[PDB]
Context: one part of a larger RNA, bound to proteins that are not shown
RNA sequence: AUGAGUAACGAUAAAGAGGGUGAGAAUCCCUCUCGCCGUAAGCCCAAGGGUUCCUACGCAAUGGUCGUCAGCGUAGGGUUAGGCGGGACCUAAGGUGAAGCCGAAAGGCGUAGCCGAAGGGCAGCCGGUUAAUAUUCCGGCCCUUCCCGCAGGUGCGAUGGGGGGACGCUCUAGGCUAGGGGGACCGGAGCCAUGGACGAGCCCGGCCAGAAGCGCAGGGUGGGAGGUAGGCAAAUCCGCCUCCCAACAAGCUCUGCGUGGUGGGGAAGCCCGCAACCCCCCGAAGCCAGGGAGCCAAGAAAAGCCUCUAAGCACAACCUGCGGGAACCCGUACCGCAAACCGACACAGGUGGGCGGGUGCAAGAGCACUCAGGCGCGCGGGAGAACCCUCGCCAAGGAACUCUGCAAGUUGGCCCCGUAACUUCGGGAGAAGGGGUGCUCCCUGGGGUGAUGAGCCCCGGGGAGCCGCAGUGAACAGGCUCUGGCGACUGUUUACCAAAAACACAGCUCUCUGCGAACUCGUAAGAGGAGGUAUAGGGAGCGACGCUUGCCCGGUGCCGGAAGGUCAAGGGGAGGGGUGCAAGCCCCGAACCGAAGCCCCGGUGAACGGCGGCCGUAACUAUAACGGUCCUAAGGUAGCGAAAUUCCUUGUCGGGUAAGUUCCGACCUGCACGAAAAGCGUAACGACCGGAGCGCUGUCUCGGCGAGGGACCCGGUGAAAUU
Numbered sequence: 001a002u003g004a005g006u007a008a009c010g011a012u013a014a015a016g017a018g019g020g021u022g023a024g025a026a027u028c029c030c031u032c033u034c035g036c037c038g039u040a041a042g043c044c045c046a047a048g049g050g051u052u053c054c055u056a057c058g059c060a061a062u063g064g065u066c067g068u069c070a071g072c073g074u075a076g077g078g079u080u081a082g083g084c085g086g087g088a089c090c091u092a093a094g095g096u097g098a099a100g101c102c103g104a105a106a107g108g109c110g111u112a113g114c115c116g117a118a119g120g121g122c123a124g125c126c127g128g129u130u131a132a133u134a135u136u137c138c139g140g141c142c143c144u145u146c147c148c149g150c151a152g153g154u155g156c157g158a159u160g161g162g163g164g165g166a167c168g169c170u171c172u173a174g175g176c177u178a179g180g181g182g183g184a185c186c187g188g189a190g191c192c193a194u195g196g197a198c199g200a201g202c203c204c205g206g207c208c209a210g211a212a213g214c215g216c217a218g219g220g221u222g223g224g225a226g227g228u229a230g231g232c233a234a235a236u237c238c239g240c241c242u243c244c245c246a247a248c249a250a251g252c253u254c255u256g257c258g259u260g261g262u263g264g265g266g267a268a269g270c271c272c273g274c275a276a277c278c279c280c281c282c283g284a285a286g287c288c289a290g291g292g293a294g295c296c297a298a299g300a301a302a303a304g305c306c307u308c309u310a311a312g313c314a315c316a317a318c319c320u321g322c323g324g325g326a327a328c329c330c331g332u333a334c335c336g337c338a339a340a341c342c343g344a345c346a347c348a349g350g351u352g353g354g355c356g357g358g359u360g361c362a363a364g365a366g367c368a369c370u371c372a373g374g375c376g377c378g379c380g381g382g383a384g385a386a387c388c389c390u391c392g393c394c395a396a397g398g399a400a401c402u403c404u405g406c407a408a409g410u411u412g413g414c415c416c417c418g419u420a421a422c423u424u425c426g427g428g429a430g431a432a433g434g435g436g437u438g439c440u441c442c443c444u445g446g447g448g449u450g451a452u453g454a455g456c457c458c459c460g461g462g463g464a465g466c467c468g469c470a471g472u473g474a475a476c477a478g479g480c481u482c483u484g485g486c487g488a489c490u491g492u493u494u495a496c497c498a499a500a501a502a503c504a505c506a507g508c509u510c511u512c513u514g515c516g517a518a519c520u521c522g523u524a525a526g527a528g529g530a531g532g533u534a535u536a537g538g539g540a541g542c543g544a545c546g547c548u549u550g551c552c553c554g555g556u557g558c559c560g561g562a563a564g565g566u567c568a569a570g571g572g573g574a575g576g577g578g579u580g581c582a583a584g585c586c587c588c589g590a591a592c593c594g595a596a597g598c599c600c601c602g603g604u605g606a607a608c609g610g611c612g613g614c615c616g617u618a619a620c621u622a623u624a625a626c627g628g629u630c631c632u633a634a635g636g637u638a639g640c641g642a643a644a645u646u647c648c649u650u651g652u653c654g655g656g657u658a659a660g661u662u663c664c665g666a667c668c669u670g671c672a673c674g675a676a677a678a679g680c681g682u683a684a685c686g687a688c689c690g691g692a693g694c695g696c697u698g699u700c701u702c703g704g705c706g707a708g709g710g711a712c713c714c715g716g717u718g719a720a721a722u723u
Base pairs, nucleotide, nucleotide: 001723008717009716015033016032017031018030019029020028034376035375036374037373042355043354044353045352048335049334052333053077054076055075056074057073058072062070063069082143083142084331085330086329087328089120090119094115095114096113100109101108102107124141125140126139127138128137144327145326146325147324148323149322150321151320152319153318154317155313156312160308161307162306163305168295169294170293171292172291174288175287176286179282180281181280182279183278185206186205187204188203190202191201207264208263209262213259214258215257216256217255218254219253220252221251222245225242226241230238231237265277296299341350342349357370358369359368360367361366379715380714381713382712387710388709389708390707391706392705393704394703396701397700400699405696413437414436415435416434417433422427424544438466439465440464441463442462443461444460445459446458447457467471479694480693481692482691483690484689485688486686487685491503492502507542508541509540510539511538512537513536519528520527521526545681546680547679548678550611551610552609555608556607557604558603559602560601561600564599565598566597570593571592575588576587577586578585579584612630613629614628615627616626639673640670651667652666653665654664655663
């Protein structure tokens, strides 16, 4: 290049118009309408991202169109901290690592020490400011450490001792506060429309911070007086013993909440810019907090902080007061459930924490509508075909559809009746099956705060009466039953075709393991096991619970057997060989003595495993309780049984149906069940698999109509495989 001017243009929350600017705008600004979010599609914080922030200019490209716009291009701005968050504080897991241990080298363990946080610990609240920062700048009120001087007081004094810090889950009391709702009350510019209303109308707003001192709620805590084998004898501090008082307190401490000198803030309203602040009610998951009660699985560390003595020192040093001073480093724009983070994209996906208003419904963070606040999803315009998606309805019939009622429907909340078999007794239970629900008016019972009377909310009860097809009148919102299989159960699983009858599970059994345990990792050191000790650890199988779990040790495995058999190095040297003149030096080498292993002897099945054949026989026949024989280590017991197992097979009878290769009950010649690769049952549980009913229905006879989003036509941008 072709496909091709074709598919697409990324959620069906939705748009319209009038003004502006401009070369040019459906797409930019402004305004008025309409619509969508509102446990958000709104606010605040982490992470990550790195200027995307604000301002002035701009449109090539980047935006799936356009573009006067932008998160895009160029330039200039912008991030202000003793109290916020980190560091000159603390430790956790774990890292690192002087010593020390170990490894062929790299390197592996590792004490102390150090590092390491969202955990501990530590002093700021409320407003106001800018285009862009604010607990940081400013105002007001309130704090924290260091340093120095002064005054007044004490035995002062650690990396060491002790206390403390300090803790679980579930459920809860009393007070508060946040938050929210009322008002006949406070103050308000105003508005009478469209038929009525000059109304105790309508409409807007009725607070925030705040020391000491006061009050109200709490949380902490016995005070003494002597002794002392402990806290690696140092404590008058702990810890323990002893005895006067005291006790569901007081006091003393320490918080929270009100109150507070006082400051701050303060709408709706026209032109273009006016100045209150009180009273009840609801009310926390937050606070007082280290509150209480109950339970078993028994619930960090260290520092700061108190206190005690050591060394040393007391002319130091600490403690309380008051004044003067001193007070570094780092982060601070902006995005932040997303067009600024992770997904190659301005991707319908993914991302932890806090706040998250109002009315209505049994409740609620649910559902519907809506505040504040923010959006209408970066292509539009028309048509009004097929067909596709999504959605509404349907005569008569009602599963006839189909592998299958897959799907879709019916049912749906709350109150009251009323509910079977079976059962492990809790449960089957929302069993089933029904009736009620709205609105107005009348009387009446208890509650909470007041105050014991009134408003204010909170649960009820009884009578009448009104209206519609219909009263949980919209949205949220179970269809049910009978009967088999499997698996006990809640759980778990193949991220991206399998959620199951598979794995797990309590529970049972076998078995190893005496502690430097067995077992696992590592060459080792060492670690796990376990700071455990057989009522514990490891391995294996089965798999709640009930009733049970037969026979076979021939072969294999394992356990047991100080005999025998065989057996390697090594011990042993009878005897032989090579050499030399020799002594010698060298070589082969029998007996016999020689481990574990194997052979051999024996046990062992919730160890691997295994668990028969052919003939005959009863006084009708049939059948065979009885018998004969061959083989075996032994011959399949109970209970099941054409089975998730049955080949022949659609076995044969029953049941169910108008009709049933499925299903259910039965019967066995069980091709080829069977007891812990468990057997047979079993209430309850299952998005598990099978067979039926009722209810309801477009699944179907059989299709029709309607809505929206595409498809089709115009304008803009414009792919792909293939060839």
An RNA structure (23S RIBOSOMAL RNA, nucleotides 1262 to 2017) from Thermus thermophilus, in which 723 nucleotides are resolved. The entry has 49 different proteins, among them 50S RIBOSOMAL PROTEIN L33, 50S RIBOSOMAL PROTEIN L3 and 30S RIBOSOMAL PROTEIN S18. Ions in the entry include magnesium and zinc. The work is reported in "Structure of the 70S ribosome complexed with mRNA and tRNA" (Selmer et al., Science, 2006). The entry is indexed under RIBOSOME, TRNA, PAROMOMYCIN, MRNA, TRANSLATION. Method: X-ray diffraction, resolution 2.8 angstroms. The entry became public in 2014. Entry title: Structure of the Thermus thermophilus 70S ribosome complexed with mRNA, tRNA and paromomycin. Crystallisation conditions: 0.2M KSCN, 4% PEG 20K, 4% PEG550 MME, 0.1M TRIS-ACETATE PH 7. It holds a match to the Rfam family "Bacterial large subunit ribosomal RNA".